RNA sequence: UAGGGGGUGAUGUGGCAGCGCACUUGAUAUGGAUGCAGUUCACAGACUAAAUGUCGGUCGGGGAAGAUGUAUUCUUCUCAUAAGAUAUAGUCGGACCUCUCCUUAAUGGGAGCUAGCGGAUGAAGUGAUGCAACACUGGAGCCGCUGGGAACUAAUUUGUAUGCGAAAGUAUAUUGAUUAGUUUUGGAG
RNA sequence: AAAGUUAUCAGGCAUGCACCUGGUAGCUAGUCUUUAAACCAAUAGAUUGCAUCGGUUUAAAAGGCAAGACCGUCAAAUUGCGGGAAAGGGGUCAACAGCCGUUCAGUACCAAGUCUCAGGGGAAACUUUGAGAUGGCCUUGCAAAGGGUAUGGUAAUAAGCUGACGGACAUGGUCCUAACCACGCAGCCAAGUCCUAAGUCAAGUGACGGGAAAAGGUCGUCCCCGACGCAUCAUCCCUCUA
RNA sequence: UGCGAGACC
Numbered sequence: 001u002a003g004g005g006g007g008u009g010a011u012g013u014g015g016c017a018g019c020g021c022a023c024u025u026g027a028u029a030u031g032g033a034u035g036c037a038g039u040u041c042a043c044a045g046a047c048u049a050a051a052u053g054u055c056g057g058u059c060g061g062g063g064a065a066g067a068u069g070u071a072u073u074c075u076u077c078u079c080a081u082a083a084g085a086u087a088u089a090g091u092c093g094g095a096c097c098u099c100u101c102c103u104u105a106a107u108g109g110g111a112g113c114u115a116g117c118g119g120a121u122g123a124a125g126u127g128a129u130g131c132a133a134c135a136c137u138g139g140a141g142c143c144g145c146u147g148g149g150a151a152c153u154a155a156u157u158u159g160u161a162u163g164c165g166a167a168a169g170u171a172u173a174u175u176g177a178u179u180a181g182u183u184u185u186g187g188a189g
Numbered sequence: 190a191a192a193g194u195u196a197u198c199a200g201g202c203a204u205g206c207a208c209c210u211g212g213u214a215g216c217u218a219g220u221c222u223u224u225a226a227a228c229c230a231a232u233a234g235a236u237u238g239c240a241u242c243g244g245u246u247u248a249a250a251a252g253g254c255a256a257g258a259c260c261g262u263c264a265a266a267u268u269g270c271g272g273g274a275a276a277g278g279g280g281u282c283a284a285c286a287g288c289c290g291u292u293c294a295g296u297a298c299c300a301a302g303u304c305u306c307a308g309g310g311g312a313a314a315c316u317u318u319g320a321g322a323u324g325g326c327c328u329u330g331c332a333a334a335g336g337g338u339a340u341g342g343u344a345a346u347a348a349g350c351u352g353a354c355g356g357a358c359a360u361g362g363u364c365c366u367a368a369c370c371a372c373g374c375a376g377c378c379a380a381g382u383c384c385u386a387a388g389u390c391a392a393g394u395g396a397c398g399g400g401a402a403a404a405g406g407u408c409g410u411c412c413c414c415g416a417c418g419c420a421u422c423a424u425c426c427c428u429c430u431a
Numbered sequence: 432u433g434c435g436a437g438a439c440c
Base pairs, nucleotide, nucleotide: 001431002430003429004428005427006426007425008423009422010421011420012419018434019433021395022394023393024392025391026390027389028388031384032383033382034381038377043093045092046091047090048089049088053263055261056260057259058258059257061079062078063077064076065075066074067073096187097186099112100111101110102109103108113148114147115146116145117144118143119142124137125136126135127134128241129240130239131238132237133236150183151182152181153180154179155178156177157176159174160173161172162171163170164169192217193216194215195214196213197212198211199210200209201208204333205331206330219254220253221252222251223250224248225247226246227245228244229243234242268375269374270373271372272370273369277366278365279364280363281362282361288356289355290354292353293352294351295350297343298342299341302323303322304321305320306319307318308317309316310315326336327335397415398414399413400412405440406439407438408437
C1' cells in the first nucleotide's frame, strides 16, 4: 500500500396513521373417532314426557395413589344411590275368528309399498309455582277423498325375435298402451 | 340385620382372570325437605281470580331416604339376527324327514379381529380399496398361559351344514309358545368425551418510540430528539489477511 | 415487505 470490522465527527435519507399479503399464538366444528343399565330387549307395533337410563353439580361413604403440610388438608382413580326400562307414567293401537303368499312334516312363525288434502278428536306443552278456569300450539291415531299407475296377477291390442310356417295365420320370450283385481276384509270392552 | 367398601379363606372351579354362595377381619352418617331467627337484594314473571316467591349462616324444633341423599342436562337411533331357557299351555315319537356323535362321504367358505405393503378420498384428523403376514377350535363370563393353528375350523358379516351309519327313550325324548339369561354378534345413536384446523375469528411482527402538533371528537404531514439504519467523506483511530 | 394523505367515529 489493497481488502474487512468496531469507534468519533460532518451532510442527506425513506418508514411514525390507516390499508393489502405471509407467519406464529389461542379458539372453532357444519370435518372426524368415540359414546349407555341406549336399539334389537313391549302385548305385534306408533307417538308425548323423562327414569331406575347416559353425562354432570352439592356433598358424603370405603380403599389406593400424587402434592402441600405441625397433624391435617388438597387433587386423581377405583366401587356404588336395594331390585324392577325385555315399554316407566300416559295417548293410541292390537287380543278372537276371518283372505292371499313363504316357511315350519306340527302347535306356530315370517310378510302383504307409499304420498298429499279436508274434517272431527285431545295425548301432550306454552302461558313465574300449585288450584280453577281461558287463549295458542296441538303428535300419534280415526274417518273420507285424490292418488303416486309404484310392486304383483289375468285378459285385450300392437311391434320385434324364434318354433309351428311358401305366405297368411298359431305358440313362447320381450316391448308399448288399455281394462279388471290385491297391496287385507268384516264383526268384536 | 341387611348394604357399600379393602383384604383374606373354602366351595361351585377348572392353569390363569372373574361370577355366585357362604366365613373372617377394618371402616361408614350423613343427605334432603318443613319451619323460626339473623344478614343480604327487590327479588318477580308472556290471560284472568285464589294463596307463595330469591340466596348465606345459626340451627331451637319437625319429617323422608340412607352408603347413599339431593338437584339439572340429553330424546336420537329404534335394523338384520343368533345361542340357551323356569313354570304353564299343545304337536310329534315305542322309534321317525325330531335329537346326539372320537363314525363314514361330500356343499360353500377362510370371516370377526391385529400388523405390514401398494394405493384412493381428504389440509389433517380420519376413512376406504386390493394384496401379503397372525388369528379361526378347546374357550357360549374372558381366553391371559398351553395344545393345535390349512390331514385346522365355520353362532349371528367364514353352511357349527347335506346324505348315509350308529345310539336313544314313556316316571321319557324332542319341537312350538313362552317369564327371562351375568345374554351375545355386526351395524346404528342424542347429550357428553377425544384429534385437527381447509376456511373463519382476535392478536403482534416483516423501514420505531417519545416530545410537539392538528380534526366537530384520536391517530397523521410538518418541527426536535434519540432508535431502526444506510450512502459518502476526514481512505480519520486501531486492528486481521495479502 | 408493498400502497400510502390521509385514515377512524